[PDB]
Solved structure of RNA from Escherichia coli, 163 nucleotides shown. Released in 2025, the model rests on cryo-electron microscopy data to a resolution of 3.46 A. The entry also contains RNA-dependent DNA polymerase, not shown here. The PDB entry is titled "Cryo-EM structure of substrate-bound DRT9 hexamer complex". The entry is indexed under complex, ANTIVIRAL PROTEIN/RNA/DNA, ANTIVIRAL PROTEIN-RNA-DNA complex. The sample was in a buffer at pH 7.5. Han et al. published it in Embo J. in 2025: "Non-coding RNA mediates the defense-associated reverse transcriptase (DRT) anti-phage oligomerization transition".

Context: bound to proteins that are not shown
RNA sequence: CAUUCUCUCAUAGGGAUAACGGUGUGGCCUUCUACCUGUUA
RNA sequence: UAAUGGGUCUUCAGUUGUAAUUCGUUGCAACUGACGGGGGGGUGGUGUCAAAGCCGUUUCAACCAAGUGGUAACUUACUUUUACUUGGGUUUAUACCGUGGAAAAGCCUG
RNA sequence: GGCUUUUUUGUU
Repeated sequence: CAUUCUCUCAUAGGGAUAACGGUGUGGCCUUCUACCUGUUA
Repeated sequence: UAAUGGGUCUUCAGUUGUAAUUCGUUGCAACUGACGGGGGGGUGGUGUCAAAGCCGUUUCAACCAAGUGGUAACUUACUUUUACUUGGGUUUAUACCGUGGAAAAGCCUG
Repeated sequence: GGCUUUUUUGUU
RNA backbone atom coordinates (compact mmCIF):
# COMPACT_ATOMS: atom_id res chain seq x y z
C1' C A 1 0.00 0.00 0.00
C1' A A 2 -8.20 4.12 1.36
C1' U A 3 -9.45 2.61 7.45
C1' U A 4 -14.99 2.42 1.63
C1' C A 5 -17.19 -1.44 -1.64
C1' U A 6 -16.22 -5.96 -4.06
C1' C A 7 -13.67 -10.77 -5.79
C1' U A 8 -10.79 -14.98 -4.63
C1' C A 9 -6.46 -19.26 -5.24
C1' A A 10 -8.69 -16.26 1.63
C1' U A 11 -4.80 -14.46 9.01
C1' A A 12 -2.84 -13.72 1.68
C1' G A 13 -3.50 -11.57 -3.01
C1' G A 14 -6.45 -8.59 -6.86
C1' G A 15 -10.12 -4.86 -8.63
C1' A A 16 -12.70 0.15 -8.79
C1' U A 17 -14.17 3.59 -5.66
C1' A A 18 -13.40 9.49 -2.54
C1' A A 19 -15.75 9.29 0.77
C1' C A 20 -15.21 6.06 5.53
C1' G A 21 -14.92 6.62 10.65
C1' G A 22 -14.72 10.01 14.77
C1' U A 23 -14.70 14.99 18.27
C1' G A 24 -16.27 19.82 20.91
C1' U A 25 -20.26 23.44 20.68
C1' G A 26 -25.57 24.49 19.42
C1' G A 27 -30.98 23.42 18.28
C1' C A 28 -35.46 19.40 18.95
C1' C A 29 -37.58 15.60 21.92
C1' U A 30 -37.37 13.00 26.21
C1' U A 31 -37.00 12.80 31.63
C1' C A 32 -34.63 15.09 36.44
C1' U A 33 -34.81 20.18 41.04
C1' A A 34 -38.19 22.37 46.78
C1' C A 35 -38.69 27.40 47.64
C1' C A 36 -38.21 32.96 46.67
C1' U A 37 -37.97 36.81 43.45
C1' G A 38 -37.24 39.76 38.45
C1' U A 39 -40.47 40.14 32.48
C1' U A 40 -44.76 39.45 29.67
C1' A A 41 -49.51 38.21 28.59
C1' U B 1 -50.60 32.95 32.83
C1' A B 2 -45.95 30.95 30.89
C1' A B 3 -41.23 31.52 29.59
C1' U B 4 -36.80 33.77 31.59
C1' G B 5 -33.13 36.00 34.97
C1' G B 6 -31.21 36.47 39.93
C1' G B 7 -31.03 34.03 44.79
C1' U B 8 -32.20 30.49 49.09
C1' C B 9 -32.03 25.42 51.20
C1' U B 10 -31.08 20.12 50.88
C1' U B 11 -26.77 16.00 54.79
C1' C B 12 -25.85 13.36 59.39
C1' A B 13 -26.34 12.37 64.92
C1' G B 14 -28.71 13.43 69.60
C1' U B 15 -32.67 15.58 72.65
C1' U B 16 -37.66 17.50 73.04
C1' G B 17 -42.67 17.52 71.53
C1' U B 18 -46.17 15.42 68.27
C1' A B 19 -49.03 11.79 64.77
C1' A B 20 -49.33 6.95 63.44
C1' U B 21 -47.47 1.93 63.59
C1' U B 22 -48.88 -4.74 62.85
C1' C B 23 -44.98 -1.61 68.15
C1' G B 24 -40.47 -4.01 64.28
C1' U B 25 -40.72 1.12 62.94
C1' U B 26 -41.89 5.71 60.57
C1' G B 27 -43.44 10.74 59.63
C1' C B 28 -43.78 15.79 61.23
C1' A B 29 -42.26 20.13 64.22
C1' A B 30 -38.44 22.76 67.46
C1' C B 31 -33.57 23.02 69.58
C1' U B 32 -28.37 21.07 70.33
C1' G B 33 -24.06 19.17 67.96
C1' A B 34 -20.84 17.71 63.61
C1' C B 35 -19.79 19.29 58.53
C1' G B 36 -12.10 22.07 54.59
C1' G B 37 -5.26 18.50 56.58
C1' G B 38 -0.59 18.65 58.37
C1' G B 39 4.49 20.56 59.00
C1' G B 40 8.68 24.52 60.09
C1' G B 41 9.70 29.60 62.45
C1' G B 42 8.24 33.95 65.80
C1' U B 43 4.95 35.34 69.81
C1' G B 44 1.02 35.64 73.61
C1' G B 45 -2.41 33.56 77.25
C1' U B 46 -3.61 29.37 79.97
C1' G B 47 -1.29 24.97 82.72
C1' U B 48 2.53 23.12 86.64
C1' C B 49 6.97 24.08 91.71
C1' A B 50 9.14 23.55 86.78
C1' A B 51 7.03 21.09 82.19
C1' A B 52 4.32 18.47 78.82
C1' G B 53 -0.24 19.86 77.10
C1' C B 54 -4.33 23.23 75.54
C1' C B 55 -6.06 27.82 73.43
C1' G B 56 -4.75 31.89 70.45
C1' U B 57 -1.99 35.26 66.88
C1' U B 58 2.06 36.26 62.95
C1' U B 59 5.16 34.32 58.87
C1' C B 60 7.34 30.54 54.64
C1' A B 61 5.19 26.77 50.73
C1' A B 62 2.61 24.19 43.95
C1' C B 63 2.72 18.60 45.57
C1' C B 64 5.35 14.30 46.97
C1' A B 65 7.81 16.79 51.70
C1' A B 66 4.56 14.43 58.56
C1' G B 67 10.20 13.59 53.75
C1' U B 68 15.20 13.41 51.75
C1' G B 69 22.14 12.99 51.47
C1' G B 70 19.86 16.77 48.34
C1' U B 71 14.97 19.33 45.66
C1' A B 72 12.94 20.21 41.55
C1' A B 73 10.25 18.53 37.06
C1' C B 74 6.46 16.27 34.56
C1' U B 75 0.23 14.60 31.95
C1' U B 76 -0.06 12.11 24.62
C1' A B 77 3.56 11.82 31.48
C1' C B 78 4.16 8.26 35.45
C1' U B 79 3.70 3.18 36.99
C1' U B 80 0.98 -1.12 36.96
C1' U B 81 -2.40 -4.61 40.47
C1' U B 82 -3.36 1.78 39.70
C1' A B 83 -6.67 3.30 36.33
C1' C B 84 -12.26 7.17 34.22
C1' U B 85 -15.28 11.88 32.09
C1' U B 86 -21.56 14.66 31.87
C1' G B 87 -28.87 11.24 30.33
C1' G B 88 -30.01 9.00 25.66
C1' G B 89 -31.45 9.56 20.80
C1' U B 90 -32.18 13.47 16.92
C1' U B 91 -29.36 17.60 13.02
C1' U B 92 -27.00 24.05 11.98
C1' A B 93 -22.25 25.81 12.22
C1' U B 94 -16.44 24.29 14.20
C1' A B 95 -13.24 20.70 13.46
C1' C B 96 -9.97 15.62 13.62
C1' C B 97 -7.04 10.39 11.65
C1' G B 98 -5.93 8.20 7.21
C1' U B 99 -7.14 8.26 1.59
C1' G B 100 -8.73 10.88 -2.40
C1' G B 101 -8.23 14.96 -5.58
C1' A B 102 -6.88 21.40 -7.00
C1' A B 103 -2.91 24.43 -6.29
C1' A B 104 1.72 26.02 -5.14
C1' A B 105 6.74 25.28 -3.69
C1' G B 106 11.73 22.21 -2.66
C1' C B 107 14.55 17.52 -4.78
C1' C B 108 15.49 13.35 -8.56
C1' U B 109 14.50 12.32 -13.65
C1' G B 110 13.42 14.60 -17.98
C1' G C 1 7.62 11.91 -15.42
C1' G C 2 8.54 10.63 -10.28
C1' C C 3 9.71 11.97 -4.78
C1' U C 4 9.11 15.44 -0.63
C1' U C 5 6.83 19.75 1.95
C1' U C 6 2.97 23.42 2.45
C1' U C 7 -2.24 25.29 0.98
C1' U C 8 -7.29 24.09 -0.60
C1' U C 9 -11.55 21.01 -1.33
C1' G C 10 -14.96 16.31 -0.50
C1' U C 11 -15.87 13.66 4.60
C1' U C 12 -18.33 18.97 5.94